[PDB]
Context: one part of a larger RNA, bound to proteins that are not shown
Molecule: Bacterial large subunit ribosomal RNA, nucleotides 2001 to 2877
Organism: Deinococcus radiodurans R1
């Protein structure tokens, strides 16, 4: 899943209406209750595993926005001391 | 050695036309500026170096009787490894990551521990010396195997701690490892035969890549070089997680998300049972005196499955977890009450074993508390099983989601089974099973009635006080079993006369509006009675009446009668009486779907097609 | 195996100290079921009117009055009217006793 779906005690993947062996149950149904039906809902947030992820942190690596410095550029004349350069010249 | 034209600059200083910026009918901007200031600074174009969790991207091993938190990742030796080789374990035990210019080749020679006598300062043991000495020594370290003809202890020459090579085999999935005769060139010791390619042997270790360093002349892009490459040979690796993912990497999630695992833990089951619980054997010893009335050391056998735990079988596409509350039902290793045996059992009052599970086991402080202390009574105030009974029955204190906070750890994000204050517990039952109540049809005819009880349910506590009797019994104090009588408590059934309770309109008072024109008088609304105040039948307790049994028959542990095996004794081997709150029966109620369907009583009768 | 009827049941009506519905228990006219109605019980507690005292609230009488769910009875006013729907004819085999 589909059912013609009981109790006990055993046994099975270890907790059985569904196997075993006793036992009880006549068809069907209203209104009730809430032990089971590992009852339902969400393929367990817990824990493990994936050489999965993502938030976040620093003295984990590695860039980098930002930013501090040397050099060149925009960038200009003069005065002054000039390590020095070139023809000047007792 | 000397300085003007002049510098290539660097360096404070200074200067205004670059360029910033201000203020003046023209607010951003563009002109002129009597005009104002800074200024070759800054700003800004490339470029060096240095800081940059502000931001981005990533890394963070496995094994693991879950996972982490110790530990362990490779190499040798022993066992275990089951007489071939191999062989797991978070099974037992030890060592390596080196060392030797001589601890290697060869040549030649020498033989070791350890005792006993006896010797110079040493005397348990230095060092000699005489005997003994398959070996009890040594071999550079671990062990194991081997060694006495040495591989162990000594010297003399020297590098075979060699190059080009390798027929066969050991071994491994490769890929590595391992032994190796013989050729060749050239060398060592040796008189020669011969005998060296490291060490008794097994440990002292990295593949690949990318690179230093000597050679070599292979490649070298038109051609001849040369730069770069290749070849040989040699360096760099706790790449030790030691078959080594990059050259290069460390946490936290309780904010967390996804794919997976009953392959795996945390609850429960389960299967063990070490620990737990509880029962027995033997008795030293206490008990004044006796093991055994009570206890019982050292030791020893089992039962239970209620602890804690091992193991991980089923369940991770979900088996809600402490603890309260509500209902129970069940074992008995019995807390109360019933019957026994013994007592260190005079009475009384206990001790302690045996039978016995019918009932019955109190209210309340403290803690989420489960236990547990304490209050107050009690016959007593039992242990434990039912997923540590019961959250589709309630609860939600605890505990285990996000907030916060304090101790305490982290540098931090954030943490501990530490403590705190706060936090969403999902109307409908299909089946089983369970409490009631009904249709059906069954019970050889069709009705109205009375019923027997197979079976089956409920019910099953207990004090207290009085006679008995101040008797037995005891010095005394005190103070009884047996039998009998009364009165309660909790339960529970049924009732409402009795005491009360409510009695939503049965009677009555009372306020505010609003109506019935107004005024008397009423009605409604203030609740789903506006509210008070009583209160009939009903229903109800906290209010009454009843019950638990007497008798009985068969049993437990026990107790005794005739009595045997054995001319004694024995409750027994055959048999027989007594013995409980327990077992059946008596007491209530329910019952013939007791498919085995029951019994008596009364009625309609034998019709038509 | 039907179909008309006996006994008898049910449908249906009023009602219940029976009850969720169902059940089950009383009546149904040759009736006192049940409501109404009379009586009486018990509640509540002195009624509207009208009189009287008083300025008035209010008191007082009439008046144990006055209202009136479920209780006790009585009583044929009221509805239980009509009717309809079901329901026997009884196997067979042995054995006994009387045909």
């Nucleotide at each position: 899943g589909a059912a013609u779906u009981g109790g006990c005690u055993g046994u099975a993947a270890a907790g059985a209406u569904g196997c075993g062996g006793c036992c009880u149950a006549c068809c069907c149904g209203u209104a009730g209750c809430a032990g089971g039906a590992c009852g339902a809902a969400a393929a367990g947030a817990c824990c493990c595993c994936g050489u999965g992820g993502a938030g976040c942190u620093u003295u984990a690596c590695u860039a980098u926005a930002g930013u501090c410095u040397g050099g060149c550029a925009u960038u200009g004349g003069g005065a002054u001391u000039c390590g020095g350069g070139u023809u000047u010249c007792u | 050695a000397g300085a003007a034209a002049c510098u290539u600059g660097g360096a404070u200083u200074u200067c205004u036309a670059a360029c910033c910026u201000g203020a003046a009918a023209a607010a951003u901007c563009a002109c002129u500026u009597u005009c104002g200031g800074g200024g070759a600074c800054c700003g800004u174009g490339c470029u060096u170096g240095g800081c940059g969790g502000g931001u981005a991207g990533u890394u963070u091993g496995a094994c693991u009787g879950g996972g982490g938190c110790g530990g362990u990742c490779g190499c040798c030796u022993c066992c275990c490894a089951a007489a071939a080789u191999g062989u797991a374990a978070c099974g037992g035990a030890g060592g390596c990551g080196c060392c030797c210019a001589a601890a290697g080749g060869u040549c030649a020679c020498c033989u070791c521990a350890a005792g006993a006598c006896g010797g110079u300062u040493g005397g348990a043991a230095a060092u000699c010396g005489u005997c003994u000495g398959u070996a009890g020594a040594g071999c550079g370290c671990a062990a194991a195997g081997g060694u006495a003809g040495a591989a162990g202890g000594u010297g003399g020459c020297u590098u075979g701690a060699c190059u080009g090579c390798g027929a066969g085999a050991c071994u491994g999935a490769c890929a590595c490892g391992u032994c190796g005769a013989g050729c060749a060139g050239g060398g060592a010791g040796g008189a020669a035969a011969c005998u060296c390619g490291g060490g008794c042997u097994u440990a002292g270790u990295g593949a690949a890549c990318c690179g230093g360093u000597g050679g070599u002349a292979c490649c070298g892009u038109g051609u001849g070089g040369a730069a770069g490459g290749g070849c040989c040979a040699u360096c760099g690796a706790u790449c030790a997680a030691c078959g080594g993912a990059u050259a290069a990497a460390a946490g936290u999630u309780a904010c967390c998300c996804c794919g997976g695992g009953g392959a795996u833990a945390a609850c429960a089951g389960g299967c063990u049972g070490a620990u737990c619980u509880c029962c027995c054997c033997c008795g030293a010893g206490a008990g004044u005196c006796c093991a055994u009335a009570u206890c019982g050391g050292c030791g020893g056998g089992g039962a239970g499955g209620u602890u804690u735990g091992g193991c991980a079988c089923c369940u991770c596409g979900a088996u809600g977890u402490c603890g309260g509350c509500u209902c129970g039902u069940c074992g008995c290793a019995u807390c109360c009450u019933g019957g026994g045996g013994c007592u260190g059992a005079a009475g009384a009052a206990g001790g302690u074993c045996c039978c016995a599970a019918g009932g019955g086991u109190u209210g309340g402080g403290c803690u989420g508390u489960u236990c547990g202390c304490c209050c107050a009574u009690u016959a007593a105030a039992g242990c434990g099983g039912c997923a540590c009974g019961c959250g589709a029955g309630c609860u939600g204190g605890g505990u285990u989601c996000a907030g916060a906070a304090c101790g305490u750890c982290g540098u931090g994000a954030g943490a501990c089974a530490g403590u705190u204050c706060g936090g969403u517990c999902u109307c409908u039952a299909u089946c089983c099973g369970c409490u009631a109540c009904g249709g059906g049809c069954g019970c050889a005819g069709g009705a109205g009635a009375a019923u027997u009880g197979a079976g089956g349910g409920g019910a099953g506590u207990u004090g207290c006080u009085c006679c008995u009797a101040g008797u037995a019994c005891g010095a005394g104090a005190g103070g009884a079993c047996c039998g009998g009588a009364g009165u309660g408590a909790a339960c529970g059934g049924a009732c409402c006369g009795c005491u009360g309770g409510u009695c939503u309109c049965c009677c009555u008072g009372c306020u505010g509006u609003c109506g019935u024109a107004c005024c008397a008088a009423c009605g409604g609304c203030a609740c789903a009675u506006g509210c008070a105040g009583g209160g009939u039948a009903g229903c109800u307790a906290u209010g009454u009446c009843c019950g638990g049994a007497a008798c009985g028959g068969a049993u437990a542990a026990c107790c005794g009668c005739u009595g045997a095996a054995a001319g004694c004794a024995u409750c027994u081997a055959a048999g027989c009486g007594g013995g409980a709150a327990g077992c059946c029966a008596g007491c209530c109620c329910c019952a013939a779907g007791a498919u085995g369907a029951g019994u008596u009583c009364u009625c309609c009768c034998a019709c038509u097609g | 195996a039907a179909g008309g009827u006996a006994a008898g049941a049910c449908u249906c009506c009023c009602g219940g100290a029976a009850g969720a519905c169902c059940a089950c228990c009383g009546g149904g006219u040759u009736a006192a079921g049940a409501g109404g109605c009379c009586a009486g019980g018990c509640g509540u507690g002195c009624a509207c009117g009208c009189a009287u005292a008083g300025c008035a609230a209010u008191g007082u009488g009439u008046u144990c009055a006055g209202c009136g769910g479920a209780c006790u009875g009585g009583u044929g006013c009221u509805c239980a009217u009509c009717a309809g729907u079901c329901g026997a004819g009884g196997u067979c085999u042995u054995g006994a006793c009387c045909a």